Background:
An RNA structure with a sequence from Homo sapiens, in which 85 nucleotides are resolved. Entry title: High-resolution crystal structure of the human selenomethionine-derived SepSecS-tRNASec complex. It was solved together with O-phosphoseryl-tRNA(Sec) selenium transferase. Puppala et al. published it in Nucleic Acids Res. in 2023: "Structural basis for the tRNA-dependent activation of the terminal complex of selenocysteine synthesis in humans". It was solved by X-ray diffraction to 2.07 angstroms. Crystallisation conditions: 5.0 mg/mL of human SeMet-SepSecS-tRNASec (with a 2-fold molar excess of SepSecS) was crystallized in in 0.28-0.3 M ammonium acetate, 19.8% (v/v) MPD, and 0.1 M sodium citrate titrated with 0.057 M HCl to a pH of 5.5. The entry is indexed under Selenocysteine synthesis, tRNA-binding, Protein biosynthesis, TRANSFERASE, Transferase-RNA complex. Rfam match: Selenocysteine transfer RNA. Rfam links the family to the GO term triplet codon-amino acid adaptor activity. On this family, see Mizutani and Goto, FEBS Lett 2000: "Eukaryotic selenocysteine tRNA has the 9/4 secondary structure".
């Protein structure tokens, strides 16, 4: 360096789902309640 | 206070003394609508080829 598979980019960090405004599972910071 | 409840959240170029304000999401494509599909660049991980 090339040819083939894949995953990947810029909405806190991550790991998942979702063609219908994104989702929730952990987690951080801030911030307040108990 | 471990715990928990509930909210909340970065970057980046312009412009602006500011506060803000305009816009950007890898470049395009499809679609009424794309974080999801499609081609291709980034990186990256793999398999392959070694004067």
């Nucleotide at each position: 360096g090339c040819c083939c598979g894949g995953a990947u980019g810029a909405u806190c960090c991550u790991c998942a789902g979702u063609g219908g405004u994104c989702u929730g599972g952990g987690g951080u910071g801030c911030a307040g309640g108990c | 206070a471990a715990a928990c409840c509930u909210g909340u959240a970065g970057c980046u170029g312009u412009c602006u003394a500011g506060c803000g304000a305009c816009a950007g999401a890898g470049u395009g494509g499809u679609u009424c609508a794309a974080u999801u599909c499609c081609a291709c660049c980034u990186u990256u991980c793999g398999g392959g080829c070694g004067c």